[PDB]
RNA sequence: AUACUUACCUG
RNA sequence: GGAGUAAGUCU
Repeated sequence: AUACUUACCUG
Repeated sequence: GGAGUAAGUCU
RNA backbone atom coordinates (compact mmCIF):
# COMPACT_ATOMS: atom_id res chain seq x y z
P A A 1 -0.68 3.76 3.64
O5' A A 1 -0.64 2.81 2.35
C5' A A 1 -0.68 3.38 1.04
C4' A A 1 -0.65 2.29 0.00
C3' A A 1 -1.88 1.39 0.00
O3' A A 1 -2.90 1.97 -0.80
C1' A A 1 0.00 0.00 0.00
P U A 2 -4.44 1.61 -0.53
O5' U A 2 -5.07 3.01 -0.10
C5' U A 2 -4.51 3.75 0.98
C4' U A 2 -5.35 4.97 1.27
C3' U A 2 -6.75 4.66 1.79
O3' U A 2 -6.69 4.40 3.19
C1' U A 2 -7.03 6.26 0.11
P A A 3 -7.81 3.50 3.88
O5' A A 3 -7.23 2.02 3.74
C5' A A 3 -7.08 1.43 2.45
C4' A A 3 -6.47 0.05 2.57
C3' A A 3 -7.22 -0.89 3.50
O3' A A 3 -8.38 -1.39 2.84
C1' A A 3 -4.94 -1.21 3.89
P C A 4 -9.72 -1.65 3.67
O5' C A 4 -9.42 -3.04 4.42
C5' C A 4 -9.24 -4.23 3.66
C4' C A 4 -8.89 -5.38 4.57
C3' C A 4 -9.88 -5.61 5.71
O3' C A 4 -10.97 -6.38 5.23
C1' C A 4 -7.75 -5.64 6.67
P U A 5 -12.42 -6.27 5.92
O5' U A 5 -12.24 -7.15 7.26
C5' U A 5 -12.00 -8.56 7.17
C4' U A 5 -11.73 -9.19 8.54
C3' U A 5 -12.86 -8.87 9.51
O3' U A 5 -13.90 -9.84 9.34
C1' U A 5 -10.83 -8.52 10.72
P U A 6 -15.42 -9.48 9.70
O5' U A 6 -15.43 -9.58 11.31
C5' U A 6 -15.21 -10.84 11.95
C4' U A 6 -15.13 -10.70 13.47
C3' U A 6 -16.37 -10.01 14.03
O3' U A 6 -17.39 -10.98 14.21
C1' U A 6 -14.50 -9.03 15.15
P A A 7 -18.93 -10.54 14.20
O5' A A 7 -19.14 -9.94 15.67
C5' A A 7 -19.04 -10.80 16.81
C4' A A 7 -19.15 -9.99 18.08
C3' A A 7 -20.40 -9.12 18.17
O3' A A 7 -21.49 -9.91 18.66
C1' A A 7 -18.61 -7.74 18.73
P C A 8 -22.99 -9.58 18.22
O5' C A 8 -23.33 -8.26 19.06
C5' C A 8 -23.39 -8.32 20.48
C4' C A 8 -23.64 -6.94 21.05
C3' C A 8 -24.87 -6.24 20.49
O3' C A 8 -26.03 -6.66 21.20
C1' C A 8 -23.12 -4.70 20.35
P C A 9 -27.45 -6.71 20.47
O5' C A 9 -27.86 -5.17 20.38
C5' C A 9 -28.11 -4.43 21.57
C4' C A 9 -28.60 -3.04 21.23
C3' C A 9 -29.83 -3.01 20.32
O3' C A 9 -31.01 -3.14 21.11
C1' C A 9 -28.27 -1.57 19.34
P U A 10 -32.29 -3.88 20.51
O5' U A 10 -32.82 -2.85 19.40
C5' U A 10 -33.31 -1.58 19.80
C4' U A 10 -33.86 -0.84 18.59
C3' U A 10 -34.93 -1.61 17.82
O3' U A 10 -36.18 -1.47 18.48
C1' U A 10 -33.47 -0.75 16.21
P G A 11 -37.29 -2.63 18.34
O5' G A 11 -37.83 -2.43 16.85
C5' G A 11 -38.53 -1.24 16.50
C4' G A 11 -38.83 -1.23 15.01
C3' G A 11 -39.58 -2.46 14.52
O3' G A 11 -40.98 -2.28 14.76
C1' G A 11 -37.80 -2.16 13.04
P G B 1 -29.58 -2.89 2.66
O5' G B 1 -29.98 -1.54 3.41
C5' G B 1 -29.88 -0.29 2.73
C4' G B 1 -30.30 0.83 3.65
C3' G B 1 -29.39 1.04 4.85
O3' G B 1 -28.29 1.87 4.48
C1' G B 1 -31.57 0.96 5.68
P G B 2 -26.91 1.78 5.29
O5' G B 2 -27.22 2.62 6.62
C5' G B 2 -27.48 4.02 6.53
C4' G B 2 -27.86 4.56 7.89
C3' G B 2 -26.80 4.36 8.97
O3' G B 2 -25.85 5.42 8.91
C1' G B 2 -28.79 3.57 9.88
P A B 3 -24.37 5.21 9.46
O5' A B 3 -24.38 6.00 10.85
C5' A B 3 -24.55 7.42 10.86
C4' A B 3 -24.66 7.92 12.28
C3' A B 3 -23.50 7.51 13.19
O3' A B 3 -22.43 8.44 13.04
C1' A B 3 -25.45 6.95 14.33
P G B 4 -20.91 7.94 13.15
O5' G B 4 -20.81 7.45 14.67
C5' G B 4 -20.94 8.39 15.73
C4' G B 4 -20.93 7.68 17.06
C3' G B 4 -19.71 6.78 17.29
O3' G B 4 -18.63 7.57 17.80
C1' G B 4 -21.56 5.46 17.77
P U B 5 -17.12 7.10 17.59
O5' U B 5 -16.91 6.02 18.75
C5' U B 5 -16.95 6.43 20.12
C4' U B 5 -16.86 5.22 21.02
C3' U B 5 -15.65 4.33 20.76
O3' U B 5 -14.50 4.87 21.41
C1' U B 5 -17.49 2.91 20.95
P A B 6 -13.04 4.55 20.86
O5' A B 6 -12.79 3.05 21.35
C5' A B 6 -12.70 2.76 22.75
C4' A B 6 -12.60 1.27 22.97
C3' A B 6 -11.46 0.60 22.21
O3' A B 6 -10.26 0.70 22.97
C1' A B 6 -13.36 -0.66 21.72
P A B 7 -8.83 0.65 22.24
O5' A B 7 -8.67 -0.90 21.89
C5' A B 7 -8.55 -1.86 22.93
C4' A B 7 -8.54 -3.26 22.36
C3' A B 7 -7.45 -3.50 21.31
O3' A B 7 -6.23 -3.85 21.96
C1' A B 7 -9.44 -4.24 20.34
P G B 8 -4.83 -3.57 21.24
O5' G B 8 -4.79 -4.68 20.09
C5' G B 8 -4.73 -6.06 20.42
C4' G B 8 -4.84 -6.91 19.18
C3' G B 8 -3.78 -6.60 18.12
O3' G B 8 -2.58 -7.30 18.44
C1' G B 8 -5.82 -6.65 16.98
P U B 9 -1.17 -6.74 17.93
O5' U B 9 -1.20 -7.07 16.36
C5' U B 9 -1.21 -8.42 15.92
C4' U B 9 -1.36 -8.48 14.42
C3' U B 9 -0.32 -7.67 13.64
O3' U B 9 0.92 -8.37 13.65
C1' U B 9 -2.35 -7.31 12.55
P C B 10 2.29 -7.57 13.47
O5' C B 10 2.40 -7.41 11.88
C5' C B 10 2.56 -8.56 11.06
C4' C B 10 2.52 -8.16 9.60
C3' C B 10 3.52 -7.08 9.21
O3' C B 10 4.80 -7.66 9.02
C1' C B 10 1.49 -6.46 8.22
P U B 11 6.12 -6.79 9.28
O5' U B 11 6.46 -6.21 7.83
C5' U B 11 6.83 -7.09 6.77
C4' U B 11 6.97 -6.33 5.47
C3' U B 11 7.92 -5.13 5.55
O3' U B 11 9.27 -5.60 5.50
C1' U B 11 6.07 -4.48 4.28

An RNA structure from Homo sapiens, in which 22 nucleotides are resolved. Method: solution NMR. The entry became public in 2017. NMR data were recorded at pH 5.5 and 283 K. Entry title: NMR derived model of the 5'-splice site of SMN2 in complex with the 5'-end of U1 snRNA. The 2017 paper behind the entry is "Binding to SMN2 pre-mRNA-protein complex elicits specificity for small molecule splicing modifiers".